ITS-2 from Saccharomyces cerevisiae BY4741: 87 nucleotides with solved positions. The sample was in a buffer at pH 8. It was solved by cryo-electron microscopy to 2.98 angstrom. The entry has 16 different proteins, among them Ribosome biogenesis protein ERB1, 60S ribosomal protein L13-A and 60S ribosomal protein L8-A. Taxonomically the source falls in Saccharomyces cerevisiae (Eukaryota, Saccharomycotina, Saccharomycetales, Saccharomycetaceae). The work is reported in "Sequence-specific remodeling of a topologically complex RNP substrate by Spb4" (Cruz et al., Nat.Struct.Mol.Biol., 2022).

Context: bound to proteins that are not shown
């Protein structure tokens, strides 16, 4: 010792149909086949598998605004603030 976006349109009647939009995950660990870009430093993707909600320390990614926030939102944005869930 909380409890999870449980839907919106547009067109048309075949007690319904078509199209478009909406979905950010526990961690750790195996494991190929392949693709694109590259500042050649790795960045984004591509089969499959294991697990008590498992745990023994990976240097520090980059740009912007500051005094932690955005890149899923830029003249945009940040919990320790409700207290009759009191005594």
């Nucleotide at each position: 010792c909380c409890u999870u976006c449980u839907c919106a349109a547009a067109c048309a009647u075949u007690c319904u149909g078509u199209u478009u939009g909406g979905u950010a995950g526990u961690g750790a660990g195996u494991g190929a086949u392949a693709c694109u870009c590259u500042u050649u430093g790795g960045a984004g993707u591509u089969a499959a598998c294991u697990u008590g909600a498992a745990a023994u320390u990976g240097c520090u990614g980059g740009c912007c605004u500051u005094u932690a926030g955005g890149c899923g939102a830029a003249c945009a944005a940040u919990g320790u603030u409700c207290u009759u869930a009191a005594a």